Context: bound to proteins that are not shown
Parts: sequence; C1' cells; structure tokens
RNA sequence: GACUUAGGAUGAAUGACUCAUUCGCUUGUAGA
RNA sequence: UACAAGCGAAUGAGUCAUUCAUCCUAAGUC
Repeated sequence: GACUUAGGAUGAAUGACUCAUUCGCUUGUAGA
Repeated sequence: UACAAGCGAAUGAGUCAUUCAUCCUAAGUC
C1' cells in the first nucleotide's frame, strides 16, 4: 500500500411503490 | 370549500431495488 467484515452519523443519480395537501375530468348519492 | 368511489398531472416526504461516494472509531488477510 490493496481488499474484506463489524459499529454509529450521511449524500447523489435512474426506476417501482406508499402516504400527505391542492387541481381537471367521469359514474353514483334518502344531495339539490 | 355538498359527500363517497375511480383515472390523470404538479409539489414534498418515507421505504425498496440496482451502482458510485464523503467522515470519524475499531479488526483481519496479502
């Protein structure tokens, strides 16, 4: 000098989900 | 801001998948 594992504190790109607030449209409503 | 359900877009978070890092505390191999 190289590589690997164990422990704590993190970040970026591309992709799929999930939640949060708002917006356009559609069916239905002991809504009109 | 009449109510419920479905499809679509914008913004912001969280988890997952793939491939690259920054910083400190230890350990092992060649």

Method: cryo-electron microscopy, resolution 3.73 A. The entry became public in 2021.
Shown are 62 nucleotides from a PDB entry: RNA (TAS1a RNA reverse strand; TAS1a RNA forward strand (5'-phosphorylated)) with a sequence from Arabidopsis thaliana.
NCBI's taxonomy places the organism under Eukaryota, Viridiplantae, Spermatophyta, Pentapetalae, Arabidopsis.